A-site Lysine tRNA Lysine from Escherichia coli: 73 nucleotides with solved positions.
The entry is indexed under Ribosome, ErmBL, Stalling, Translation, Erythromycin.
It comes from the structure "Cryo-EM structure of an ErmBL-stalled ribosome in complex with A-, P-, and E-tRNA".
It is bound to lysine (LYS).
The source organism's lineage runs through Bacteria, Pseudomonadati, Pseudomonadota, Gammaproteobacteria and Escherichia.
Rfam match: tRNA. By type it is a transfer RNA. A reference for the family is Hou (1993), "The tertiary structure of tRNA and the development of the genetic code", Trends Biochem Sci. About the family: Transfer RNA (tRNA) molecules are approximately 80 nucleotides in length. Their secondary structure includes four short double-helical elements and three loops (D, anti-codon, and T loops). Further hydrogen bonds mediate the characteristic L-shaped molecular structure. tRNAs have two regions of fundamental functional importance: the anti-codon, which is responsible for specific mRNA codon recognition, and the 3' end, to which the tRNAs corresponding amino acid is attached (by aminoacyl-tRNA synthetases). tRNAs cope with the degeneracy of the genetic code in two manners: having more than one tRNA (with a specific anti-codon) for a particular amino acid; and 'wobble' base-pairing, i.e. permitting non-standard base-pairing at the 3rd anti-codon position.
[PDB]
RNA sequence: GGGUCGUUAGCUCAG
RNA sequence: GGUAGAGCAGUUGACUUUUAAUCAAUUGG
RNA sequence: CGCAGGUUCGAAUCCUGCACGACCCACCA
Ligand code: LYS
Numbered sequence: 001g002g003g004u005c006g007u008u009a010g011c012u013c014a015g
Numbered sequence: 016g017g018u019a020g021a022g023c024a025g026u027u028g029a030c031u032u033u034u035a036a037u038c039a040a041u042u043g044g
Numbered sequence: 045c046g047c048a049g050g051u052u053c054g055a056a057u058c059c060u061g062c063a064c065g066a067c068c069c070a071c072c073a
Stems, first nucleotide, its partner, number of pairs: 001069007010023004017053001024042006046062005
C1' cells in the first nucleotide's frame, strides 16, 4: 500500500 | 426509510427497623 | 445515532467516499 468490518449516552451495545 | 433504544451509572420512590438484592421512575445523545 | 455528498417530502437506516481503528495480503531464486 490493496479488500473486508466496526463508529449510536459517562461505560458496554441492539436496531 | 418517519431524530431512536437495552443495561451499567447518577438521582428519586416503593420494600425494610436502615441498607443489599429486586421493582418503579428520571437525566440521557 | 463518526465526517462529507447523493437519493428521498424526510436518512442513524439506502447508496457513494473519507477518517479514527480492527482482520487478510507485501521481493526474489
Ligand atoms: N527456475 C530457476 C529459479 O527458480 C532459474 C533457472 C534458470 C535456468 N537458466